The RNA, together with DNA, has 63 modelled nucleotides.
Ions in the entry include zinc and magnesium.

Context: bound to proteins that are not shown
RNA sequence: GCCACAGAG
DNA sequence: CAAAATTTTCGGAAGGCATGCTCTGTGGC
DNA sequence: ATTTTTTTGCCTTCCGAAAATTTTG
Numbered sequence: 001g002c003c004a005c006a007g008a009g
Numbered sequence: 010c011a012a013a014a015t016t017t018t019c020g021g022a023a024g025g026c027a028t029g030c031t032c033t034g035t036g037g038c
Numbered sequence: 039a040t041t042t043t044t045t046t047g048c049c050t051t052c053c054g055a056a057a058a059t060t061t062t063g
C1' cells in the first nucleotide's frame, strides 16, 4: 500500500 | 377483402443503484 | 477438464416477439 475480518457510539 | 407494411404494446433479460455515518485496532499477502 | 450458495428490493432501458392498426393491391 491492498484486502481481510475484529470491535467502539 | 386480405396481404403486407407500419406502429404499438408486452414480456423477460440486462444493466444499474441501494445494502448508513464516523472512529479504533490486528493479521497476511 | 465431475462438482453448492453464502441479501433483498427497486428502477430504467433495451429488444425481439406478438398483437393491433393502417395501408397497398
Stems, first nucleotide, its partner, number of pairs: 002037008010063001013060011025048003
Other pairs, nucleotide, nucleotide, family: 001038cWW012061cWW024049cWW028045cWW

The work is reported in "Architecture of the yeast Pol III pre-termination complex and pausing mechanism on poly(dT) termination signals" (Girbig et al., Cell Rep, 2022). Released in 2022, the model rests on electron microscopy data to a resolution of 2.8 A.